[PDB]
The depositors describe the entry as "Promiscuous behavior of proteins in archaeal ribosomes revealed by cryo-EM: implications for evolution of eukaryotic ribosomes". The RNA (P-tRNA) from Pyrococcus furiosus has 76 modelled nucleotides. The structure was determined by cryo-EM at 6.6 angstroms resolution and released in 2014. Rfam match: tRNA. A reference for the family is Hou (1993), "The tertiary structure of tRNA and the development of the genetic code", Trends Biochem Sci. Rfam's curators write: Transfer RNA (tRNA) molecules are approximately 80 nucleotides in length. NCBI's taxonomy places the organism under Archaea, Thermococcales, Thermococcaceae, Pyrococcus, Pyrococcus furiosus. The work is reported in "Promiscuous behaviour of archaeal ribosomal proteins: Implications for eukaryotic ribosome evolution" (Armache et al., Nucleic Acids Res., 2013). The sample was in a buffer at pH 8.2.
C1' cells in the first nucleotide's frame, strides 16, 4: 500500500424501497419479600461514527474521512 465489511438506546445486536426504529443486557421509580435476591409491573435516552452531495426530504443511496474485522504482502 492494495481488496471486502462495520459502527444502530450506557453495551451488544435486529433493521431500512430513502419518510420507520427495536429486542436482550445495564440503569431508574414503584410492587411482592420480614429485608433481599429471584420475580413482578412503569420507563426513558439513539443527530442510527464524521463530513460533503443528490432528494420536497437520507438513519437508509452515492464521494471523502476515523478507528476497528479478514484476505494479499508473492513465483521473484
Nucleotide at each position: 500500500g492494495c481488496c471486502g465489511c462495520c459502527g444502530u438506546a450506557g453495551c451488544u445486536u435486529a433493521g431500512c424501497u430513502g419518510g420507520u426504529g427495536g429486542a436482550g443486557c445495564g440503569c431508574c421509580g414503584g410492587a411482592c419479600u420480614g429485608u433481599u435476591a429471584a420475580u413482578c409491573c412503569g420507563g426513558c435516552g439513539g443527530u442510527c461514527c464524521c463530513c460533503g452531495g443528490u432528494u420536497c426530504g437520507a438513519a437508509u443511496c452515492c464521494g471523502g474521512g476515523c478507528g476497528g474485522c479478514g484476505g494479499c504482502g508473492c513465483c521473484a